[PDB]
Context: one part of a larger RNA, bound to proteins that are not shown
């Protein structure tokens, strides 16, 4: 042990314990209520989109630099401060080279609160402005450069190991039951008209034939987390050769080899393999961990060898200055050709009438 | 014929005209609460749905592309059976207390199995249209009539004339021109069937015998047919006309995280104070408080480091259970273990907080 389930949550009742612990609970359970895993990635996720079998540990926005622009804080303040180094070190102190304010305009010359175009008259940047200082350090916000937020290439380039697999190529050595069929030549018997042979014998040729052994890989079918990273059984070519194999050597990376498939080249070669430059590059994908509290967006323009990037704006924060300028709504004013309507002019058109 | 006159029309690229809204500008003659300008730091530049308003398309599409308003986006809560987008309404926390919106009030299900005139007898409700019906409730507009009408019976249905063309034949009825005259209470060159053509049965319009309505249009109301897919059905389900189906009309409920009691926190703004300087710790009203990217602000936790204050064999750190505290990270108390090193405070530095990454070592 009648039961439909993202497994919790709330609520009750039963039952059982009482050591931050008798209104109070803990633990556990029935029954109702409700209730679509996390994340990422999206217009839009319970998704039959990704990711993950569970726990544990390792696991990603840093560091540099007299760099650079910003807040905060300190010290001196019209003026601020050192950097290589030198002497002490159980601690600092020295050390003005140099660096930044100190004046601006200009293509430069150069002038100078004034400077530039220009032949004086017209403006441009500045000083006066009403006036407001700055350096030197420490913390943080961002910015350059550097692997630069962590991991992930296909791929390039250097040096080198490798022909003990395979692809050939020297040298030198082995190998191939049995059976068939019967070249040339060499002897004997005939033919005879442009013609050409034929028949015994006897011999023992072949990229001949059947077929083991070896080499091979036609077909099916079993194997497919195998007996095995290519294989059994059956079946199948080839088997004196363009043959099979054994020991030694020689050619290799854009290089060798190759009876030629881009084959092979030590189990996955349109360019091996280690090492190394190197954390290549990576408008791509992912991932990217402690709380609370405030505002809070985009998915539009334009411009791009640019379209899933990226500048500039626009939106969004924060900090400072004005300090009602904003928002609605009403009243004035002034601009529009939309809706309708209309044919007054373009096109289009419908039924009569005059009519070359 | 072209002009040009009565009639009459369409128009993104026609306009004698022309609004409704729509923009500038003053002003505030009135409410409100943001603007701007200057500097640090950003994400976004892939949208989407629906109404309205146009192309592009089939006046198709969960379609495409431009304008415009919301909502999704990054909004939970109620409603729409389920449901980003539609309908209410913008979730500081706490409540076993109210009040409302859409949207409900037979049982599943909070709430009237409510009042009142009505309407459909189809489950329509709870699945489309051209088109077709004496379904039914309600208007209107037409005639025919009680000097006796509509349907019903009885009796009646003309002579020219086979009306003229037709055609082989069409003589009311195959198709073409017309619909004249005698009679009559009257019966039309005429409606339908039948037969190549005729005949034949009806049929308008006239009697009698009933005996009161009847008969054609047209708006609308709610329903009917038309109306056939593929695995089992159904308005979400029971079931419902003795409405629980609709139209109208009045009201009680119920019903969100909207409103609204009681309580208590945050944000910013002004009052008040301890200071000597702001501003800090405050107290009181007003008030704010959904959020993805991302801006800001406060803070918790780990290692190391300087002081400081200490504890440890009568027992340190780790480990393990716990019903306590703190606004959160988190932190204390006690017990159990281990057997030697550790807490707390302040300031300083960081390899400082994992669930991801077909991440990685190892175990299971």
């Nucleotide at each position: 042990a009648c039961a439909a389930g993202c497994a919790g949550u709330c609520a009750u009742g039963g039952c059982a314990c009482c050591u931050u612990a008798u209104g109070c609970g803990u633990g556990u359970u029935a029954u109702g209520g409700c209730g679509u895993g996390c994340c990422u990635a999206u217009u839009g996720a319970a998704g039959c989109a990704u990711g993950a079998g569970c726990c544990g540990g390792c696991g990603a926005c840093u560091u540099a630099g007299a760099c650079c622009u910003g807040a905060c804080g300190u010290g001196c303040g019209a003026g601020c401060u050192u950097a290589a180094g030198u002497u002490g070190a159980a601690a600092a102190a020295c050390g003005g080279a140099g660096g930044c304010g100190g004046a601006g305009c200009g293509a430069a010359a150069g002038c100078g609160a004034g400077u530039c175009c220009g032949a004086a008259u017209a403006g441009g940047g500045c000083g006066g402005c009403a006036u407001u200082a700055g350096u030197a350090c420490g913390u943080c916000g961002g910015g350059c450069u550097a692997g630069a937020c962590u991991c992930g290439a296909a791929a390039c380039c250097a040096g080198g190991u490798g022909a003990g697999c395979u692809a050939a190529g020297c040298a030198u050595g082995a190998c191939c039951a049995g059976g068939u069929u019967g070249a040339a030549a060499c002897c004997c018997c005939c033919g005879u008209g442009a013609c050409a042979g034929g028949g015994g014998g006897c011999g023992g040729a072949g990229g001949a034939c059947c077929g083991a052994a070896c080499c091979g890989g036609u077909g099916c079918c079993u194997g497919c987390u195998g007996a095995a990273a290519c294989a059994g059984u059956c079946u199948c070519g080839g088997a004196u050769g363009a043959g099979u194999u054994g020991u030694g050597u020689u050619u290799a990376g854009g290089a060798g080899u190759g009876a030629a498939a881009a084959g092979c080249u030590a189990a996955c070669c349109g360019a091996a393999c280690c090492u190394g430059g190197a954390g290549a590059u990576a408008g791509c994908u992912a991932g990217u961990u402690c709380u609370c509290c405030c505002c809070g967006a985009a998915a539009u323009g334009u411009a791009u060898u640019g379209a899933g990037g990226u500048a500039c704006a626009g939106c969004c924060u924060c900090g400072g200055a004005u300090g009602u300028u904003g928002a609605c709504c009403a009243u004035g004013u002034c601009c529009u050709g939309u809706a309708g309507a209309g044919c007054a002019c373009u096109c289009a058109c419908a039924a009569g009438g005059c009519u070359a | 014929a072209a002009a040009c006159c009565u009639u009459a029309u369409g128009a993104a690229a026609c306009u004698c005209c022309g609004a409704a809204g729509g923009g500038g500008c003053a002003c505030g003659c009135g409410u409100u609460u943001a603007g701007u300008c200057c500097g640090g730091g950003a994400g976004u530049g892939a949208g989407g749905c629906u109404g309205c308003g146009a192309g592009a398309g089939c006046u198709a599409a969960c379609u495409u592309c431009c304008g415009u308003a919301g909502c999704c986006g990054a909004g939970a809560g109620g409603g729409a059976a389920a449901c980003a987008a539609c309908c209410c309404a913008g979730a500081c926390c706490a409540u076993c207390a109210g009040c409302u919106a859409a949207g409900g009030u037979c049982c599943c299900u909070a709430a009237a199995u409510g009042a009142u005139c009505g309407c459909u007898c189809a489950g329509u409700g709870g699945u489309u249209a051209a088109g077709g019906a004496u379904g039914u409730g309600u208007c209107g507009u037409c005639g025919c009539a009680u000097a006796g009408a509509c349907a019903g019976c009885c009796a009646g249905g003309a002579g020219g004339u086979u009306g003229g063309c037709u055609u082989a034949g069409a003589a009311g009825c195959a198709g073409c021109c017309a619909c004249c005259c005698u009679u009559c209470a009257a019966a039309g060159a005429g409606u339908g069937c039948g037969u190549a053509a005729u005949a034949g049965c009806u049929c308008a319009c006239u009697g009698g015998u009933c005996g009161a309505g009847u008969g054609a249009c047209g708006a609308u109301g709610c329903g009917c047919c038309g109306a056939a897919a593929a695995u089992g059905a159904u308005c979400g389900g029971g079931g419902c006309u003795c409405a629980a189906g609709u139209g109208a009309u009045c009201u009680a409920c119920c019903g969100a995280a909207g409103c609204u009691a009681u309580g208590g926190a945050u944000u910013c703004a002004a009052c008040u104070c301890g200071c000597g300087a702001a501003g800090c710790g405050a107290g009181u009203u007003g008030u704010c408080u959904g959020g993805u990217a991302g801006g800001g602000g406060a803070g918790c936790g780990u290692u190391c480091a300087g002081u400081c204050c200490g504890c440890g064999g009568a027992g340190a750190a780790g480990c393990c259970a716990u019903a306590c505290c703190g606004g959160a990270a988190g932190g204390a108390g006690u017990g159990g273990u281990g057997g030697a090193g550790c807490c707390g405070a302040c300031u300083g530095a960081a390899g400082u907080g994992c669930g991801g990454a077909u991440g990685c070592c190892g175990g299971c």